[PDB]
Keywords: LIGASE-RNA COMPLEX. bacterial tRNA: 72 nucleotides with solved positions. The entry also models calcium ions. The structure was determined by X-ray diffraction at 3.1 angstroms resolution and released in 2008. Crystallisation conditions: 90mM MES (pH6.0), 5.4% 2-propanol, 180mM calcium acetate, 2% ethanol, 10mM Tris-Cl (pH8.5), VAPOR DIFFUSION, HANGING DROP, temperature 293K. Protein in the same entry: Pyrrolysyl-tRNA synthetase. Nozawa et al. published it in Nature in 2009: "Pyrrolysyl-tRNA synthetase-tRNA(Pyl) structure reveals the molecular basis of orthogonality". Entry title: Crystal structure of Pyrrolysyl-tRNA synthetase-tRNA(Pyl) complex from Desulfitobacterium hafniense.
Context: bound to proteins that are not shown
């Protein structure tokens, strides 16, 4: 100087009470515990566009991450 990602656990997403894995609390499994299963809880930076609908696509901004050159 330049590309590409994420939205405070994160990854899929064909946009549609998202879903999946984590994580927390409770049951249960077992006596208890682990591993495990069930239950529930837990979600989308801010502006504008598009759209029946936006967390999902487009522009823009904020913050942060990864990568190329770097010669540590």
């Nucleotide at each position: 100087g330049g590309g590409g990602g994420g939205u405070g656990g994160a990854u899929c997403g064909a946009a549609u009470a998202g879903a999946u894995c984590a994580c927390a609390c409770g049951g249960a499994c077992u006596c208890u515990a682990a591993a495990u299963u069930c239950g529930u809880g837990c979600a989308g930076g801010c502006g504008g566009g598009u759209g029946a609908a936006a967390c999902u696509c487009c522009c823009g901004u904020a913050c942060u991450c990864c990568c190329c050159g770097c010669c540590a």